[PDB]
Context: one part of a larger RNA, bound to proteins that are not shown
RNA sequence: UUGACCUCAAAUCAGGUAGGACUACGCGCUGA
RNA sequence: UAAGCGCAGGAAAAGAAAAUAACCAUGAUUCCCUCAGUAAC
RNA sequence: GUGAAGCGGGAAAAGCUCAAAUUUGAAAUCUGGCAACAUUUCUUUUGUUGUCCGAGUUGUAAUUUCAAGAAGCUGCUUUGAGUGUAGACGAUCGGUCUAAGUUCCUUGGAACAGGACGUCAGAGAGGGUGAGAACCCCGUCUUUGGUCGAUUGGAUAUGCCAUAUAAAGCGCUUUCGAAGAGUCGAGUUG
RNA sequence: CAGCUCUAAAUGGGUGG
RNA sequence: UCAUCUAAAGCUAAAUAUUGGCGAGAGACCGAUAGCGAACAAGUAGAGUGAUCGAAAGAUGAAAAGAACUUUGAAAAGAGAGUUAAAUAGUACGUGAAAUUGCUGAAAGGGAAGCAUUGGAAAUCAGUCUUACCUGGGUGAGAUCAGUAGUCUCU
RNA sequence: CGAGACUAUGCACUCU
RNA sequence: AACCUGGGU
RNA sequence: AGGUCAGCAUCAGUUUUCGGGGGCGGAAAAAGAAUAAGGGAAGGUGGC
RNA sequence: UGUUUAUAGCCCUUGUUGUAAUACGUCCACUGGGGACUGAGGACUGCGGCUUCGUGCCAAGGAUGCUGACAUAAUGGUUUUCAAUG
RNA sequence: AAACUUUCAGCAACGGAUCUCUUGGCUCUCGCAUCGAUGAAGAACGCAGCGAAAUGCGAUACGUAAUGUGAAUUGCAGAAU
RNA sequence: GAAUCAUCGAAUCUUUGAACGCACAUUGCGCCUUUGGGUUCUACCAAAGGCAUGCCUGUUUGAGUGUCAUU
Repeated sequence: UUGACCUCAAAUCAGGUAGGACUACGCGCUGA
Repeated sequence: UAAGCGCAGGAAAAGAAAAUAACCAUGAUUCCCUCAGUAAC
Repeated sequence: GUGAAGCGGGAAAAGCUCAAAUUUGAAAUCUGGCAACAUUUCUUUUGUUGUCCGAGUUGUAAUUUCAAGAAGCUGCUUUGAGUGUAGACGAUCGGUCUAAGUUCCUUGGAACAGGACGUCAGAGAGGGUGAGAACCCCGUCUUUGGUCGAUUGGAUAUGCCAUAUAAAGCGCUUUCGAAGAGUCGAGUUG
Repeated sequence: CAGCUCUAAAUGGGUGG
Repeated sequence: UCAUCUAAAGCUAAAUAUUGGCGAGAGACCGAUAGCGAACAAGUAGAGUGAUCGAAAGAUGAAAAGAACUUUGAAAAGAGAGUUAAAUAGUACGUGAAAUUGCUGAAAGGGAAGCAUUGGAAAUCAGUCUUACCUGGGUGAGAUCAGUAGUCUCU
Repeated sequence: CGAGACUAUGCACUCU
Repeated sequence: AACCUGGGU
Repeated sequence: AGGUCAGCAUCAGUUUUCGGGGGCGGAAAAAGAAUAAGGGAAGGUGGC
Repeated sequence: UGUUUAUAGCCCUUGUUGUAAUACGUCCACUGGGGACUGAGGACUGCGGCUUCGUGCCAAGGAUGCUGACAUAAUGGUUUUCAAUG
Repeated sequence: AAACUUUCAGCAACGGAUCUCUUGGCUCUCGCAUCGAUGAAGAACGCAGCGAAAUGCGAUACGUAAUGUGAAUUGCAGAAU
Repeated sequence: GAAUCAUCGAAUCUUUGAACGCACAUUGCGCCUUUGGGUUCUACCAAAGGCAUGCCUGUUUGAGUGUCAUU
C1' cells in the first nucleotide's frame, strides 16, 4: 500500500416525527 | 387556594400491597354514605 | 381553630407484563429496500408471502414474575392471531309508510268565537293559519316498528384451508428455584 | 418531600403488635 | 418475640369528574332598566398610545293596501283628498301613565299659597219608583182533574 | 204497590 | 189561570 | 205602599227653665202690727 | 237757750191681740206647665199597678199613631271657589 | 277690567311607564369525543346583479362536483318549464 | 333539473398566521431543478416543482499520530 471495527461528522439523501389552539374537568411546578 | 409556567384524554390521575389489622381475620385502584366533626394536635 | 384513617354499607370489579437461570442440538427475533398477492370506512386503508442488505451475541425471540416457577417423570383432560358463504341478531347512517268537519246559524275586516249536528282517538303535546283549531296544514300516537341504502358488532351453522414431529391445564417429585443501589438508611438545611 | 455530607444487607429489608 | 408485606422496573378497562367542544330534552326562572355586556349591527359602535374598557337600541297593520291625484310653497312639509274595521295604527307608527309645555273655558289673587272642619254660590251625579200589589163575579183555555184508557225509566 | 216523564180523550168535580 | 166586569189596599 | 222630607199628638230616656200648694224646724225665727202698764230721754216737739 | 208729750212724737221693759205672720233652712213616694236631643232593641217569657173575677188594660224589660208635600222631584252627595276657625 | 301668576277641566304637545307578547337569556338534566406542518385557532384582502357596523365564500370566491327532494328565486329585473 | 334547498363521501381554498428559502408591518431580496415562451436556453422573461429548525430509523460519502490484522 490495503482491510475491518469504534467514535465523530456531512447530505434539499429515503421515510417519519415536534411545536401551535381550546384548557369545564386531569396531572405536575413554584406560589402571595 | 388566586395569579404565573408546563402537559394529556374522552376522561384523566390511581392500580393489582415493601396494605391494613390483632380478628373466627380482611385483600389492586376509584367513587359515594358512614366512621366523624371522632381520634390526634 | 385545624382535622384523619382502619372496620362496616354501596357502585364497579380484570388482571397482569419485564430484569434476574444457556435457545447453545444451531438469533428460533426485528426494522428497512425491491417484487408479487391481497385487502379496505378508503383507488385515500391495512397486511401476507418471496427476496436483498441492515439491526442484534455489549442479547432480539420461546420460557418465568414469587399467586410462583424451571427441569424431570407420570396418565388423565385439552387446542385455529386464518379464509369465505348463508341466515339471524345488534349498533350506526340515510331514506319511505300513517285518523278524523273545514257541515248549517249569529257577531266580526277575518271564525279558529258562540249555538247546534257528527266524527277520529296507541293521536285531546306543541307550532302555523286574518281572534281560544284533536278533525285546515305541519305534526303527535302507532314507532320499544314494518319496509327499505350502505358501512359496521360479537356470535350460529356450514365450506375451504391449517400443518400438530407441535402447544397447554394437574398430578408425581431421591433435582432446582435466579427477585431491581448513590437506592434503603443515618446526620443535617428549605 | 426536596438540598448537602456519608453510605448498606440477604430469611434480608419495610410497616405494625 | 410475634403478625403481615416484598420497595428502589412497567402496563391496564368499569364504577368517578366535566360553567369547555358537537348535539339533545326540560324548567313553580327573567320577560326588554329584567334575564348573558349583548332578544336588534354586540365584544359591534365608541374610548384609551397600550394592556384594556365598552354601551344605547324589541312590537305599524290581518294584509303596505306605506297615502294615487289636485293645489300652496325654493325646500322641508302643509292642505284638500284616498287605503284600512281602526290613521283615536302614518315608519317621530301596539297600548301611550306621570313630571312638563301651549291654547281654550270657568274661577281666584291688597307685601303667601298649601290642608283639615262646618256650610253658602255654580256645575253635575246617583237613587227601581217604574208601577207594582192584593181582592170577587162572569166568560174561555187544561192538568198535577177524570165514579177515565196506554208507553218508558225507576221503585 | 207508586214516584216522576209522557202520549191520547173529556176538560164534567177540584185547582190555577 | 188569559180576557171583561167591579170594591179596598 | 216601600223612598225621601215635613209636621202634630200620647209616650219612654237624658236634661234645662218657670212656677203652684202644704207640712217640719230657729228666740216653737227675730221683727212688726194692734192694745194695756211702767221706765227713760232725746238728733227737744208743742210750749218756755 | 232751757225742758219731758202737751197742739209732734221717740226709745226701753212687761202684758196682751198670740194659740200671730213672714223670712230663712229644709222635706213631700204634692202638683201645673215651656223648650232641647235621643227611638238603640224586635212574638210571648219578668217584675209590677189598675182591675173586674173570664179576662183584660196600663206611662210596667228601649216608639207608636194621625195626617201632609214628592218622581221635567223634595232631600243626599262630589268638584271649583268663598266665608268663619284652626 | 284685560294681562301676569296660581287652581280646576277639555284639547293639543312632550315623554316612554303600565299591560300583552318573545327565533333571547339563565338554570338543571341526558348522549357523545371530533383541532394542527396533509398547514389549526386567529388576522388582512377580495368575491353578491343592484349591499350599506351582518352572513356565506376563496380568483372554481354570497361557491362547483355527488346524492336526495322535486319547479322555484324574489325588492327588481332575470330565465322559464 | 328551477332551489340564497337539503344532504354531502370527490375537489377548490388568496396573502398571512406554530409559519417554514431570507428580511420586514407594508414595499422586497434570493438560490436550485424542470418546462415553456417570443424565429435564438451566447441574451431575456414567465410558469411549474423545491430550499425552516430540532430529533428518530435506515442509505451513501467521509475524517480520526481511536483499536488492530495483513510474508
Source information
An RNA from Schizosaccharomyces pombe: 746 nucleotides with solved positions. The sample was in a buffer at pH 7.5. Keywords: 60S Ribosome, nucleophosmin, ribosome biogenesis, fkbp, ribosome. It comes from the structure "Fkbp39 associated 60S nascent ribosome State 1". Ugolini et al. published it in Mol.Cell in 2022: "Chromatin localization of nucleophosmin organizes ribosome biogenesis". The structure was determined by electron microscopy at 3.7 A resolution and released in 2022. It holds a match to the Rfam family "Eukaryotic large subunit ribosomal RNA". On this family, see Yusupov et al., Science 2001: "Crystal structure of the ribosome at 5.5 A resolution". Its family is annotated with ribosome and structural constituent of ribosome in the Gene Ontology. Taxonomically the source falls in Schizosaccharomyces (Eukaryota, Opisthokonta, Ascomycota, Schizosaccharomycetales).